[PDB]
Solved structure of RNA (tRNA) from Saccharomyces cerevisiae, 76 nucleotides shown. Keywords: collision, splitting, RQC, eIF6, Tif6p, RIBOSOME. The PDB entry is titled "Structure of 60S ribosomal subunit from S. cerevisiae with eIF6 and tRNA". The structure was determined by electron microscopy at 3.2 angstroms resolution and released in 2023. Best et al. published it in Nat Commun in 2023: "Structural basis for clearing of ribosome collisions by the RQT complex". Among the 42 different proteins in the entry, which are not shown, are 60S ribosomal protein L14-A, 60S ribosomal protein L23-A and 60S ribosomal protein L2-A. Rfam match: tRNA. The literature on the family includes a 1993 paper in Trends Biochem Sci by Hou, "The tertiary structure of tRNA and the development of the genetic code". About the family: Transfer RNA (tRNA) molecules are approximately 80 nucleotides in length. Their secondary structure includes four short double-helical elements and three loops (D, anti-codon, and T loops). The family is grouped with related families in Rfam's "tRNA clan".
RNA sequence: UUCCUCGUGGCCCAAUGGUCACGGCGUCUGGCUUCGAACCAGAAGAUUCCAGGUUCAAGUCCUGGCGGGGAAGCCA
Numbered sequence: 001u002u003c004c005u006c007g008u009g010g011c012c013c014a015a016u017g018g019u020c021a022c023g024g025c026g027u028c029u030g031g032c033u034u035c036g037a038a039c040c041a042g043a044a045g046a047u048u049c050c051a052g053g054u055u056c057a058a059g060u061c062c063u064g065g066c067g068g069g070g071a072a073g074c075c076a
Base pairs, nucleotide, nucleotide: 001072002071003070004069005068006067007066010025012024018056027043028042029041030040031039049065050064051063052062053061
Other pairs, nucleotide, nucleotide, family: 008014tWH008021tWS008046cSS009010cHS009045cSS010045cHS011024cWW011025cWW012023cWW013022cWW014021tWS015048tWW017055tWS017057tWS021046tWS022046tWH026044cWW032038tWW033035tHS054058tWH075076cSS
C1' cells in the first nucleotide's frame, strides 16, 4: 500500500430499526462480624468515538474519517 474487521457505564460485553440500551467486573449506601473480606438488599455510572444521509426512532441500514487488530504483498 490492497483487502477484511472492531469501537457501548470507570472496565470490558450482549442487543430485532419499536424504551436515553442489556449483563456482570468496578464505585457507593444499609446489615452479620472486636474489625476488614465474602455474603445478604440495592442505587448511580454510556452524548453506544465522531460528522452526516434513509426513516417517526438510528448502536442497529448506509457514507466515511479517526484509533485498534488480522490476511496479502513475486526473480537476478